[PDB]
Annotation:
Released in 2022, the model rests on electron microscopy data to a resolution of 4.1 A. Shown are 71 nucleotides from a PDB entry: RNA (RNA putL triple mutant) with a sequence from Escherichia coli K-12, together with DNA. The source organism's lineage runs through Bacteria, Gammaproteobacteria, Enterobacterales, Escherichia and Escherichia coli. The PDB entry is titled "RNA polymerase at U-rich pause bound to RNA putL triple mutant - pause prone, closed clamp state". The entry also models magnesium and zinc ions. Keywords: RNA polymerase, transcriptional pausing, transcription termination, regulatory RNA, TRANSCRIPTION. The sample was in a buffer at pH 8.

Context: bound to proteins that are not shown
RNA sequence: GGCUUUUUUG
DNA sequence: GCCGTGACTAAAGGCAAAAAAGCCTTCTCGCTAATG
DNA sequence: CATTAGCGAGAA
DNA sequence: TTTTAGTCACGGC
Numbered sequence: 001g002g003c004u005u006u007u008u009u010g
Numbered sequence: 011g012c013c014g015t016g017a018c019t020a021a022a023g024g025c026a027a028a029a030a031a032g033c034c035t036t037c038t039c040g041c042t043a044a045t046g
Numbered sequence: 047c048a049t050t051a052g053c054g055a056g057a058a
Numbered sequence: 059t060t061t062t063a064g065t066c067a068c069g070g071c
Stems, first nucleotide, its partner, number of pairs: 002033009011071012035058012
Other pairs, nucleotide, nucleotide, family: 023059cWW035057cWW
C1' cells in the first nucleotide's frame, strides 16, 4: 500500500 | 439426412469487520569490501 | 599482505 | 466439488 495466507467476531 | 442424443466445456458459489505474518523473476562478473 | 565473495546493474 | 446452461460431434429410423 497492493497481493497472498491464515485466525477471529457477528 | 435432420433432429436426438450424449459428450464436453464456461461460470458462480455473503456480507461487513478485525488480528497477524510473508513477498515484488533469476543468472553473471569487476572493483569494493568480506575474508584468511 | 594475499585471496575471494559479491551485487549492481544488466540481461534473458 | 456441485450445479447449470450452452455448444458440438455422432448416430438412429

Background: The 2022 paper behind the entry is "Structural insights into RNA-mediated transcription regulation in bacteria".